[PDB]
RNA sequence: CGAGACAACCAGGAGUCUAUAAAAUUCCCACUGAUGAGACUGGACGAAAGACAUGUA
Numbered sequence: 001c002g003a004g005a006c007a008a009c010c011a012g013g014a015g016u017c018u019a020u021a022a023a024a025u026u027c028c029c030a031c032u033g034a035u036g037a038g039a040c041u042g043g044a045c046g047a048a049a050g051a052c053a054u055g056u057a
Base pairs, nucleotide, nucleotide: 003018004017005016006015009043010042011041012040031036038045
Other pairs, nucleotide, nucleotide, family: 004019tWS004020tWS005021cHS006022cHS007014tWW007024tWH008044cWW013025cSS013039cWW015023cWS016022cWS017021cWS025039tWS031035tHS032034tHS033048cWS033049cSS037046tHS
């Protein structure tokens, strides 16, 4: 240098590390269904949880 990892998916933007999975990708406050599944930004989806509905016994 490349490659890979951090890093689910669509669009996109910028990094870090090197067999690890971290530290990052603005800052402050609150505590909740979730301290907020999920790298980040925008999107979609809707995990878990909580609430609510109906059916069966």
Description:
The RNA (ribozyme strand) has 57 modelled nucleotides. The 2024 paper behind the entry is "The structure and catalytic mechanism of a pseudoknot-containing hammerhead ribozyme". Crystallisation conditions: Magnesium acetate tetrahydrate MES monohydrate Ammonium sulfate. Entry title: Crystal structure of a hammerhead ribozyme with pseudoknot. Released in 2024, the model rests on X-ray crystallography data to a resolution of 2.89 angstroms.